[PDB]
Source information: The RNA from Chaetomium thermophilum has 1563 modelled nucleotides. It comes from the structure "Cryo-EM structure of a Chaetomium thermophilum pre-60S ribosomal subunit - State Mak16". The work is reported in "Mechanism of 5S RNP recruitment and helicase-surveilled rRNA maturation during pre-60S biogenesis" (Lau et al., Embo Rep., 2023). NCBI's taxonomy places the organism under Eukaryota, Ascomycota, Sordariales, Thermochaetoides, Thermochaetoides thermophila. The sample was in a buffer at pH 7.4. Method: cryo-EM, resolution 3 angstroms. The entry became public in 2023. Rfam match: Eukaryotic large subunit ribosomal RNA. Rfam links the family to the GO terms structural constituent of ribosome and ribosome.
Context: bound to proteins that are not shown
RNA sequence: AAACUUUCAACAACGGAUCUCUUGGUUCUGGCAUCGAUGAAGAACGCAGCGAAAUGCGAUAAGUAAUGUGAAUUGCAGAAUUCCGUGAAUCAUCGAAUCUUUGAACGCACAUUGCGCCCGCCGGUAUUCCGGCGGGCAUGCCUGUUCGAGCGUCAUUUCAACCAUCAAGCCCUGGGCUUGUGUUGGGGACCCGCGGCUGCUCGCGGGCCCUGAAAAGCAGUGGCGGGCUCGCU
RNA sequence: GGCGGGUGCCAGCCGUAAAACCC
RNA sequence: UUGACCUCGGAUCAGGUAGGAGGACCCGCUGAACUUAAGCAUAUCAAUAAGCGGAGGAAAAGAAACCAACAGGGAUUGCCCUAGUAACGGCGAGUGAAGCGGCAACAGCUCAAAUUUGAAAGCUGGCUUCGGCCCGCGUUGUAAUUUGGAGAGGAUGCUUUGGGCGAGGCUCCUUCUGAGUUCCCUGGAACGGGACGCCACAGAGGGUGAGAGCCCCGUAUAGUUGGAAGCCAAGCCUGUGUAAAGCUCCUUCGACGAGUCGAGUAGUUUGGGAAUGCUGCUCAAAAUGGGAGGUAAAUUUCUUCUAAAGCUAAAUACCGGCCAGAGACCGAUAGCGCACAAGUAGAGUGAUCGAAAGAUGAAAAGCACUUUGAAAAGAGGGUUAAAUAGCACGUGAAAUUGUUGAAAGGGAAGCGCUUGUGACCAGACUUGCGCCCGGCGGAUCAUCCGGUGUUCUCACCGGUGCACUCCGCCGGGCUCAGGCCAGCAUCGGUUCUGGCGGGGGGAUAAAGGCCCAGGGAAUGUGGCUCCUCCGGGAGUGUUAUAGCCCUGGGUGUAAUACCCUCGCCGGGACCGAGGACCGCGCUCUGCAAGGAUGCUGGCGUAAUGGUCACCAGCGACCCGUCUUGAAACACGGACCAAGGAGUCAAGGUUUUGCGCGAGUGUUUGGGUGUAAAACCCGCACGCGUAA
RNA sequence: AGGUGAGAGCUUCGGCGCAUCAUCGACCGAUCCUGAUGUAUUCGGAUGGAUUUGAGUAGGAGCGUUAAGCCUUGGACCCGAAAGAUGGUGAAC
RNA sequence: AACCAUCUAGUAGCUGGUUACCGCCGAAGUUUCCCUCAGGAUAGCAGUGUCGACCUUCAGUUUUAUGAGGUAAAGCGAAUG
RNA sequence: AACUUUAAAUAUGUAAGAAGCCCUUGUUACUUAACUGAACGUGGGCAUUCGAAUGUAUCGACACUAGUGGGCCAUUUUUGGUAAGCAGAACUGGCGAUGCGGGAUGAACCGAACGCGGGGUUAAGGUGCCGGAGUGGACGCUCAUCAGAC
RNA sequence: UGGCGCUCAAGCGUCCCACCCAUACCCCGCCCUCAGGGUAGAAACGAUGCCCUGAGGAGUAGGCGGCCGUGGAGGUCAGUGACGAAGCCUAGGGCGUGAGCCCGGGUCGAACGGCCUCUAGUGCAGAUCUUGGUGGUAGUAGCAAAU
RNA sequence: AUCUAGCGAAACCACAG
RNA sequence: ACCCGCACG
RNA sequence: UAGACGUAUAAGAAUAGGCUCCGGCCUCGUAUCCUAGCAGGCGAUUCCUCCGCCGGCCUCGAAGUGGCCGUCGGUAAUUCGCGUAUUGCAA
RNA sequence: AGACACGCGCGGGAUCAAAUC
RNA sequence: AGAUUUC
Repeated sequence: AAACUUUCAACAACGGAUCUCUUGGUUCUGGCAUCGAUGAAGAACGCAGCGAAAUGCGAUAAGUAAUGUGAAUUGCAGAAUUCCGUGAAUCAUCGAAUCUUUGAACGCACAUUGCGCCCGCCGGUAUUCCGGCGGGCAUGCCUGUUCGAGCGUCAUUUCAACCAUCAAGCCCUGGGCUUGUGUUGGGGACCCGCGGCUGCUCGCGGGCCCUGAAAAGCAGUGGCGGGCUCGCU
Repeated sequence: GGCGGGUGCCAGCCGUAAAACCC
Repeated sequence: UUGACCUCGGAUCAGGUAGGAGGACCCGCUGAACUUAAGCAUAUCAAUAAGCGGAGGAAAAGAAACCAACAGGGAUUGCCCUAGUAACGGCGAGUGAAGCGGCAACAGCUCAAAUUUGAAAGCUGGCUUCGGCCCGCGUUGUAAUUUGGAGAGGAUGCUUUGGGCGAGGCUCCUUCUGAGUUCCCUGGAACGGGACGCCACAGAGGGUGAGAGCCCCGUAUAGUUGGAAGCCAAGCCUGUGUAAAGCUCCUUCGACGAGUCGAGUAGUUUGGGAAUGCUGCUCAAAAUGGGAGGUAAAUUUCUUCUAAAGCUAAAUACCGGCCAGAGACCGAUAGCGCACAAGUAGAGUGAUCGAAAGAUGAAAAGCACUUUGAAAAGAGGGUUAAAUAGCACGUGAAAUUGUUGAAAGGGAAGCGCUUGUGACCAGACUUGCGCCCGGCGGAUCAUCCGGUGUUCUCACCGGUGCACUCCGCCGGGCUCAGGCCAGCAUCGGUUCUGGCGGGGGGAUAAAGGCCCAGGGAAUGUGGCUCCUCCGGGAGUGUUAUAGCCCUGGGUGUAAUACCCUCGCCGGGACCGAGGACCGCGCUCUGCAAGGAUGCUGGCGUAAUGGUCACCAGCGACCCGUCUUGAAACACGGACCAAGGAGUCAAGGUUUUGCGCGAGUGUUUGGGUGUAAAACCCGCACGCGUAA
Repeated sequence: AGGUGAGAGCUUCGGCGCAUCAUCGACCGAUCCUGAUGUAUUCGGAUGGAUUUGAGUAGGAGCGUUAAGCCUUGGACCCGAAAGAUGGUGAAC
Repeated sequence: AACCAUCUAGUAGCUGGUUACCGCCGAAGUUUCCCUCAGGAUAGCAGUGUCGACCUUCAGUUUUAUGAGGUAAAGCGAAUG
Repeated sequence: AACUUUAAAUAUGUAAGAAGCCCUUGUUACUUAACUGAACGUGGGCAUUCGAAUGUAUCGACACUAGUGGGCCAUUUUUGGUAAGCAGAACUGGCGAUGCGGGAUGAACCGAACGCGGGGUUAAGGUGCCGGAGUGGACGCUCAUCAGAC
Repeated sequence: UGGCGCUCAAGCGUCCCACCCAUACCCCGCCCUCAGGGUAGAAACGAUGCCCUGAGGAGUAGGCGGCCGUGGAGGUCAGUGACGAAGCCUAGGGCGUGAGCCCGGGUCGAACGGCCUCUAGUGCAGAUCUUGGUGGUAGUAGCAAAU
Repeated sequence: AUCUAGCGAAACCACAG
Repeated sequence: ACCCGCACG
Repeated sequence: UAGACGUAUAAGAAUAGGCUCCGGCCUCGUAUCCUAGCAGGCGAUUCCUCCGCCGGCCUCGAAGUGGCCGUCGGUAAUUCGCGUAUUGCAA
Repeated sequence: AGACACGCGCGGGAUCAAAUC
Repeated sequence: AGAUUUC
C1' cells in the first nucleotide's frame, strides 16, 4: 500500500413509537320486574357442499310452523326456486311445535350408549324364540281415596204399638134406645147410706180434700179340680 | 192299677150348696 | 258374630308442592385477625370480611304495653338539621344515639277470648247432559256478627244499596308525511371553493369515493293506517229477598293473647346497669290488673299507653336481570383480564392462575401474461391517484445493521473557549421620492342639470364640458435621499508612553571651578647624602621643577542631584452610549460647551454568514443517591422507545379576592324549565349578634 | 360611654382630634366582712369597706363563597417484610 | 406441615426514587424546659402583614468618665517596702 | 510584683438630655428613730453648639410561616500531665452551601470573593526553558560520592 | 525546586529598577433586580404604559414571582386545510438568557392551530423501575432439555 | 479424543485499561 | 514502456 | 509547504592571548558580497565585467561536489530617446 | 472564466522483469 | 504448465 476502528451524509434494513381513527371499555341517569321437577344455570355429543373458528339449532337439527314486509342470498359452487305472488330472504316479528346425553337429576348403576319391574305394539320360522319401539316406575310433605293392624275403645237378650177410631139388635126409615166391663197405691184434725154383730165395731157403696207411677208387719174368706205327701191290696 | 185323708202348692176356676177346665 | 270411634301404617291410587340457580340490594344465624393506641393485652378494627340458611321487585318495618311533661304529639320508612350533643370509656385511643323541628310519602285493618242454637247457615274433592247430584272435612267449631279511643242487644226514625253487557277512551307497538344532486374550478371521487336558490315546530346523529339541512336513512310537529293486552267508562238490560247497611237512644250487657311477664344467674351486644336489647339455666305471676315515664315536695298522689296472635301499598336500597339515554372520561403498554379466537390459547394433580394480538385501498381493481427457479423468492409487465399503499399491507421515530461517498486514528475516546482547512448551504438596501416643460384622459373642477341613501349635511350614481383648479398616464430635463464595510482628517471619553519650558524648597542643597588668608601632614614633589646605572632603591626634609588635608571669606541669590509643583507638545490602543430645541458655559459673526461627524473608496459568478468533518493552542476527575468535619468506600447505570410517583374527599386553621352585613347561608325539599342546566322560595335549621 | 397624655388627619390658626397604647376611674356574674327598712318569723341584704377575678361591659363583625399554604384521618407521594386470620385444594408421614 | 384465593393497596421501621426554564431572597447546625428514649416545646437564624416614629432615632465603633488588672516600666539624689 | 510621685501595653462592662436637669413643698399602702429614701402631686428655665466623634439606602413592638440542631481546623488567654506528643475551658473566622489567581497535583495556606463583554492597572505569586514576563543591576558566601532551590 | 537542568547560579541573605497576569480595582457598553424622581381640562406606547437617574448581581435546604410546554372544556380569531391538516426526517434559515417558538426542503394523506378564561390521570436520566424492541460478549463456549 | 460442514447460547456490560 | 477515456496543479 | 522573499558568508585552537602583508592588527559580525531597468521592456552610446547552460581536463565517499578551459545566451561600469497613466488616496 | 506546454494520477487493453499460490 | 499481484 491494503485490512481494521471511529464520525458524518444519502439509500436500503430492523423495530413499531408518534399522528389520525374506533361496531370497545368506563362512569352517571331513566323506565321496567321476567329462571327451575310443564326440568333451570352449567357440561357433553351431534346438525352445513366446501366449516377451519364464532354463532344458531336438536334426528322436524345454520332449523319447522304462524304473522308482517316485499324480491333476494352471496366467498365459491348449484337450483326448471320464486317476481301482478299465500311470496325470495344468512329478513324481521313471534302467540304454534320439535327439542339427543347429562345436570337440583328422578327405575339401578354411570368410567358401560349396560342392567331390571308394570302396561302394549311391530318385524323376522312365531301364543312359546330373538330384536326394537311406545307409555310409566326417585324422595320428603299436604288434601282426598282405598286397603290393613291394635290384651286403645264403644254398642249389640223392643221396657214400643196392638180394645170398637165403631159394630150388632130394636122401635113408627128419624131421632134416639140397648149390649158391647175397660180403674195405681196410700192418708186425712168430715157428711152419710145399707148389711152384720148382744153390742163396741167391722164390711159394701157413695160425697170433700192431699200426695212425683209416692210406699217399711198386721194376710183372710169357703169350696171344686189338678199337683205333692203318707196309708190299704 | 183300684180305695182314704193332710197340704203357707197351683204364673187353674167358682162363690160357700156345685161346676167349669183337663185328658 | 257384626258395625262405629280413635290411633298407627301400606299403595307405581288421584291432585299438588319442595329441592337447584342467581344472590348488586334485602332478612336472619355464625364470626375473625392484621391495624391504631409510635410496645400491648381492655378497647378499636367490627356487631365488618369469610362461612351457613331464606325471599322479592324491592325486602324489612308498621298501625303504640310509643313519644313526651307539652297550650301537647299520634302506624311504619327515608332525607335535613338535632350532633360530634347526651351517654359510655387503659375518661387515652376514642366510641357514639334519640325526642322535638323542616320535608318526601301517607291507609288502614284481620283474628282469639260470645250460643246460629227457631234449625253448620261453612268448605275440599269426584261425577256430570254443566243444571245439580254424591262422598268427605267439621260440633275437640267451618260461615255470619264483633276487635277496647271499641262493641253487642232491644227500641226508634231517617238515610243507603245488588249483578250483566258495553260504544268509546288511555298506554304501547306499527304505516306515511320538507327542501338543489342547478352552473363553474380543483380533484381518482365533491361531501371543498365560487355563483344562484329552497326547506326549517326538521341546522340531533349516521351513511354516501374528502366538511352534505335540501343524495339516502333518520330528525321536528301534529295527525293517520292496522294490531296486542290491561284498566277506565257514556250508556243499555235486569234487579226483591218482610235481603243487607250507617247513625241515634238506653230502668240491658260489654268476654281483650301465660313456662308469658317478673326475680336470681351466665354469656353476648349496645352510647345505654331503670341490666340497651337478646338468649340459655333455676324459680315462676296479676285482675279497679299490667307496662313505661314525671316528681325533694310529704307519698310513691300524677301522666301516658295496653305485651305475650296476625296482614298491609307509598316515600327507601340496589356492582345483579329486560332495555334505554348520556358524559369537560380512556383511546390499543390506555380503557374491563378481554375493541380481535378471551376467561380463549397456555400452565398446574387440583383448588386456581391466565396472556399477547386493531388500521391495504374509495372500490380487490388482491398483481393477468412472459421469463429465472423448488423460494413465505426475483426480473420484466400490469391494476391504482399512489404499489418506496402488495393481505410482511395508513404514517413509519429511536436503539441496532448493510451498501456507497468523505475524513481521521493505532500507549482511551467524549467536552468547554478560539482561529484555520475542506466540503456543503444561504444570499446583503424589499433598493425611492420630489420638482420643471409638452401632449392625453379623468375628476372631489363647473356657484351645470337630474336621481338615490342619509347620521340632514354629508356621501353615492347618471349626463354634460375643460375658462380655472386638482389628480393621474406618456415623452423629455434636473436635484435629492438611500443598506453594509474599510482608510484618512477633525473631535469626544478612557488610558499607556516619550520629549520640552518654567516655579519653590532643602546648610536658600552638600560638592566643586577660580581667587584671598591661615594652620598641617605623608603612602614625601623638588633638592641633599648614600648606594650592582635601559634604571631604581635607602634616608633626609613641608612646595621648590608635583600636589594634597583642615578652617574662614568672595564670586554666589553659582550650577547640579533629590523632593514638591505650574503648564506645553508628540506617538499608540480601545470605545462613539443618546437622538428636534431646552442647560451650564466659552476664546462669543460660532465653539473642542448636556455622548461622531466629514471626505474618499469597495460591495452581487458573492460582501457576509451558517453546518458538518478534521487539524491546532489552552482548559477540563463519571452522573444520581447516601454517610462523614471533610474525603475515601458503598449503591444504581448495556442501549432505545412508551409508561412512571404530594392525588381526591371529610374535618380544623391562616392569609388574598368577592357578595351581603347584626345579620348571613336559594339547591333537604317545593315550584318551574327550552329539562341532570338556568330561574324562583314556604317553613325550619346552622353559625353569629342580641337577650 | 368618663377624664388625662401621646397620636393620623382637619383647621376659620383659636383649636377639633380616627384607630391604637399608657394611666386614673365607672358597672356586672361571683367571692371577703360591716349586717338596713323590713321578714310569713325564719327569710332577706341596705350603708361603708377588699392586694378581687373573668374566654366580662364600656357603641357589635360575622356569615357564605373562591384561591393558596399548613395540620389530622382515610391506600394518602410511589415501590418494597416476617407475619396473623377466614375459607378451600392435595397427601401419608 | 404444604399449596390456593381473600381480608390486603395489612402494618412496623429502614432503603431506593420522586419529571420544564428564568428571576429575586436566602439558613442553621445554638439558649432554656420537661419528661418516654424512639422526642417534642420555647427562643435564635430566613420571610410576610399591621401599628409607631423616621435620620428623630439606632450602632459587634472611637473618644470622654468609669470596672477588674498599678499588669510592665522609671524612681526610691521622694517616703515606705 | 506585693516600694510608690507618675504610669504603660492589652482587652472588656456601664453613661453621654427632651423618654432630660436641678432643687422646694404636700400625700401614700411602703421603709427607717426621722422625705431616711421610694412613688404620686410641685415650680423654673434651657430648641439660634439641644449639650462628643463617625456612620445612618432606618429601627422597635405585635401577629403569622418553612429548613436546621454536625462537628473540624486555626488564633488569643488560662490550667494540668507526659520521655515527647497531649488533655480541659471561653473567643472569633471559615467549612458544610464557594467559583477565580497562586500554592507541585489536591488539601491546608496566601490573594481575592462571581451578571455578559471591550480597554487599562494590580494583589498573592513570578520573569533560564516547559510558561506570559530580566540568562536585569550592586555587594559577599557555597562545590555538597546523588549540595541547595523563597 | 514539578521536570529538564543550573554552580562569578537558574542556590542563599539584603537592596534597586523594569516587566507578566485573577471572576480583584478603574473607564465605557449591554441584561436583570431594587430604589428615587416625573407623567391629565391626558399623552404623540396597554398609567398593569412611558420617560429620567443611581446602586447592586455567589449560593445547598428553604421561600416568593414570572414564563414555556401537554390532554380536554367555554368564548373568539367571519383562523389554517385534499391547490394538502397532523405526524416524521433534515452535513437549511431566523427569534428568545433559557424551557422553547417560527419558517424552508423531503415524506405524508384528514384533520389542526393562536389568543382570553376553565379543567387535569399535565413535563423523567436514574427507582438491582414496568412492558416492548435491539446489541458487545460471539459466529464464542459447545453439539447438552427445547429446537 | 481432534479437524471440517450445519446449528448455536449464557454470565457480565458507565465509558477504558 | 505504449493505446483509448477522465481529472487536478 | 510547522511556513522562501538576498530566506548569501566552512578551519581550528587559546581566552594569563591570537592574527599578520612583517609595515603592522584585535572590545564591537555596528563586518563582507550584492543591491538601478514594465514583478524590471525597446533602440542606441559604451564595457569586455558578471551570471547562467552544455562538452573536455581534473576534483569531491562521511551522509558526494567544486574549480579551470571552450561554445552559446543575457549583461547600465558611462550617457540618452522612447513606452510604464483612467488599476484614477491601501483592500 | 482563453490557448499552449510540463508534471502527479486514475478506469480498461497488453508490454517487460519478478513474487505468492 | 495455470490463477492473482507488483513501479